Context: bound to proteins that are not shown
C1' cells in the first nucleotide's frame, strides 16, 4: 500500500407533469 | 417526437472524521 458522511460534475435506468 | 423536476445507483474533486507504516 485504506473505510464513514457532507458538497460539483456528468452518466445508467425510472419516475410526476407539459406541445 | 421533445420537454419541466426529482429519484436509486455510478465515478470523478474537495472535506473533516477514524486505522497502518
Nucleotide at each position: 500500500g485504506u473505510g464513514u458522511a457532507a458538497a460539483a460534475u456528468g452518466u445508467u435506468g425510472c419516475u410526476a407533469g407539459c406541445a | 417526437u421533445g420537454c419541466u423536476a426529482g429519484u436509486a445507483a455510478c465515478g470523478u474533486u474537495u472535506u473533516a472524521c477514524g486505522c497502518c507504516c

Keywords: RNA Helicase, Drosophila dosage compensation, RNA BINDING PROTEIN.
SL7modUUC from Drosophila melanogaster: 40 nucleotides with solved positions.
The 2023 paper behind the entry is "Structural basis of RNA-induced autoregulation of the DExH-type RNA helicase maleless".
The PDB entry is titled "Cryo-EM structure of MLE in complex with ADP:AlF4 and SL7modUUC RNA".
Method: cryo-EM, resolution 4.04 angstrom. The entry became public in 2023.
The reconstruction used 325,471 particles.